[PDB]
Context: bound to proteins that are not shown
RNA sequence: CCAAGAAAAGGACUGGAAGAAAUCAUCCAAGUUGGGGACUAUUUUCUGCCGUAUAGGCAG
DNA sequence: AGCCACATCCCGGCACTCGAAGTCCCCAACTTGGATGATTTCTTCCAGTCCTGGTAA
DNA sequence: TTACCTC
DNA sequence: AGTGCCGGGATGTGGCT
Repeated sequence: CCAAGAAAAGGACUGGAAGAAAUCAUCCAAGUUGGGGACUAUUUUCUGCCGUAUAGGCAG
RNA backbone atom coordinates (compact mmCIF):
# COMPACT_ATOMS: atom_id res chain seq x y z
C1' C A 1 0.00 0.00 0.00
C1' C A 2 -4.62 5.49 -3.96
C1' A A 3 -13.09 8.22 -0.57
C1' A A 4 -9.03 1.48 -0.94
C1' G A 5 -10.94 -4.03 -3.33
C1' A A 6 -15.28 -6.57 -7.67
C1' A A 7 -18.90 -4.95 -12.10
C1' A A 8 -22.31 -6.30 -20.00
C1' A A 9 -27.72 -0.65 -20.38
C1' G A 10 -30.09 -3.41 -23.83
C1' G A 11 -34.35 -4.74 -27.38
C1' A A 12 -38.32 -1.98 -31.74
C1' C A 13 -39.64 2.29 -35.23
C1' U A 14 -42.01 5.89 -42.72
C1' G A 15 -42.01 13.60 -41.75
C1' G A 16 -45.27 14.60 -45.44
C1' A A 17 -48.53 17.53 -49.14
C1' A A 18 -48.50 22.88 -52.35
C1' G A 19 -45.87 27.61 -54.85
C1' A A 20 -43.88 33.89 -60.50
C1' A A 21 -38.80 38.54 -57.44
C1' A A 22 -39.74 42.47 -60.40
C1' U A 23 -39.56 47.84 -63.23
C1' C A 24 -35.07 52.27 -64.36
C1' A A 25 -29.70 54.09 -65.47
C1' U A 26 -23.25 57.96 -69.45
C1' C A 27 -16.73 56.74 -65.28
C1' C A 28 -14.26 60.80 -67.25
C1' A A 29 -10.07 64.50 -68.16
C1' A A 30 -3.53 64.94 -68.61
C1' G A 31 1.45 62.53 -68.99
C1' U A 32 9.53 61.48 -72.22
C1' U A 33 12.47 55.25 -68.86
C1' G A 34 17.65 56.57 -69.86
C1' G A 35 23.10 56.02 -69.68
C1' G A 36 28.30 51.75 -70.69
C1' G A 37 30.09 46.94 -72.18
C1' A A 38 35.40 41.32 -75.89
C1' C A 39 32.88 34.14 -75.43
C1' U A 40 37.45 32.15 -76.47
C1' A A 41 41.42 30.27 -73.88
C1' U A 42 47.72 25.52 -72.88
C1' U A 43 43.28 24.21 -78.19
C1' U A 44 43.84 17.89 -78.72
C1' U A 45 40.79 15.97 -84.74
C1' C A 46 47.07 15.80 -88.52
C1' U A 47 49.40 12.53 -93.30
C1' G A 48 48.01 9.70 -97.40
C1' C A 49 46.24 5.73 -101.48
C1' C A 50 41.51 3.84 -104.88
C1' G A 51 37.27 6.10 -106.94
C1' U A 52 34.73 10.95 -113.13
C1' A A 53 33.45 13.00 -108.13
C1' U A 54 33.82 18.25 -101.90
C1' A A 55 29.35 11.30 -103.42
C1' G A 56 30.98 6.28 -100.97
C1' G A 57 34.89 3.20 -99.05
C1' C A 58 39.98 2.41 -96.80
C1' A A 59 45.56 1.89 -94.22
C1' G A 60 48.48 4.06 -90.84
C1' DA B 1 69.84 22.52 2.98
C1' DG B 2 69.09 17.67 0.47
C1' DC B 3 65.81 14.24 -1.59
C1' DC B 4 61.56 12.67 -4.07
C1' DA B 5 56.43 12.89 -7.42
C1' DC B 6 54.32 14.95 -10.45
C1' DA B 7 52.87 18.35 -13.47
C1' DT B 8 53.83 20.12 -18.13
C1' DC B 9 56.79 20.96 -22.41
C1' DC B 10 59.05 20.95 -27.03
C1' DC B 11 61.07 18.25 -31.03
C1' DG B 12 60.29 14.63 -34.41
C1' DG B 13 56.22 12.83 -36.75
C1' DC B 14 51.84 12.85 -39.10
C1' DA B 15 47.99 14.42 -41.62
C1' DC B 16 45.40 18.10 -44.25
C1' DT B 17 44.70 22.81 -47.64
C1' DC B 18 42.57 21.77 -53.00
C1' DG B 19 40.59 20.94 -58.79
C1' DA B 20 38.46 24.29 -61.74
C1' DA B 21 35.11 31.69 -64.50
C1' DG B 22 32.20 35.68 -63.48
C1' DT B 23 25.20 36.90 -63.77
C1' DC B 24 24.18 45.54 -62.92
C1' DC B 25 24.45 49.51 -60.54
C1' DC B 26 20.15 54.29 -59.28
C1' DC B 27 15.71 57.81 -58.56
C1' DA B 28 10.11 58.57 -58.79
C1' DA B 29 4.45 55.15 -57.41
C1' DC B 30 -2.30 60.42 -58.81
C1' DT B 31 -5.49 64.08 -57.69
C1' DT B 32 -12.25 65.73 -57.43
C1' DG B 33 -17.33 63.86 -57.04
C1' DG B 34 -21.48 60.61 -56.07
C1' DA B 35 -23.67 53.74 -53.10
C1' DT B 36 -31.83 53.85 -54.72
C1' DG B 37 -36.81 53.58 -53.74
C1' DA B 38 -41.98 49.89 -52.06
C1' DT B 39 -44.34 45.62 -50.92
C1' DT B 40 -44.75 40.81 -48.44
C1' DT B 41 -41.79 36.18 -44.05
C1' DC B 42 -47.02 29.22 -43.58
C1' DT B 43 -50.98 26.04 -42.05
C1' DT B 44 -52.45 20.30 -39.72
C1' DC B 45 -51.37 16.11 -35.74
C1' DC B 46 -48.10 13.51 -32.68
C1' DA B 47 -43.57 13.81 -27.84
C1' DG B 48 -42.91 5.26 -25.29
C1' DT B 49 -42.72 1.39 -22.29
C1' DC B 50 -39.66 -1.98 -17.38
C1' DC B 51 -35.88 -3.68 -13.97
C1' DT B 52 -32.04 -1.43 -10.37
C1' DG B 53 -34.55 0.80 -0.74
C1' DG B 54 -33.76 0.83 4.49
C1' DT B 55 -36.24 0.26 8.56
C1' DA B 56 -39.58 -1.15 11.68
C1' DA B 57 -44.64 -2.80 12.43
C1' DT C 1 -44.67 -9.30 4.21
C1' DT C 2 -45.78 -4.31 3.75
C1' DA C 3 -46.24 1.11 3.89
C1' DC C 4 -43.80 5.43 3.86
C1' DC C 5 -41.31 9.29 2.26
C1' DT C 6 -38.63 13.53 -1.13
C1' DC C 7 -38.06 19.39 -4.88
C1' DA D 1 53.27 28.58 -46.28
C1' DG D 2 49.83 27.64 -42.42
C1' DT D 3 46.39 24.53 -38.92
C1' DG D 4 44.98 19.91 -35.82
C1' DC D 5 46.53 15.30 -33.08
C1' DC D 6 50.40 12.27 -31.11
C1' DG D 7 54.57 9.96 -29.04
C1' DG D 8 58.47 10.35 -25.80
C1' DG D 9 62.20 11.76 -23.35
C1' DA D 10 63.33 15.64 -20.64
C1' DT D 11 63.58 20.55 -17.81
C1' DG D 12 62.02 22.37 -14.08
C1' DT D 13 59.42 22.88 -9.83
C1' DG D 14 57.19 22.32 -4.78
C1' DG D 15 56.75 19.61 -0.33
C1' DC D 16 58.93 16.49 3.21
C1' DT D 17 62.91 15.30 6.09
Source information:
crRNA from Aeromonas salmonicida, together with DNA: 141 nucleotides with solved positions. It comes from the structure "I-F3b Cascade-TniQ full R-loop complex". The structure was determined by electron microscopy at 3.52 angstroms resolution and released in 2023. The sample was in a buffer at pH 7.5. Lineage of the source: Bacteria > Pseudomonadati > Pseudomonadota > Aeromonadaceae > Aeromonas.